[PDB]
This record gives sequence, structure tokens and C1' cells, in this order.
RNA sequence: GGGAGUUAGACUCGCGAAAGCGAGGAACUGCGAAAGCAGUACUUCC
Repeated sequence: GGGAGUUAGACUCGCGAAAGCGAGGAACUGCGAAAGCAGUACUUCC
């Protein structure tokens, strides 16, 4: 710089052919009834 994600949790490490499992895993400003949307290292992939 380019994407994506914040619990119906991206992703990292480990077991596994896989499905999964274990240990970790992230925030400020606005809009919105919510889901989400926009900006930004808050987190994360390249």
C1' cells in the first nucleotide's frame, strides 16, 4: 500500500487426509432498529 476481521470472532500455533479439536485472539469516531456500513495499525492476512 492492498484485503479482511472484532464472539454466528478473521486469523496465529499445534493434532488431523478431512470434518473438526486444543491453546491464543482484536478499538476509537460516526450512521443504523438490527444486520452491517464508512474512516483509522484496534486485530489480522499479503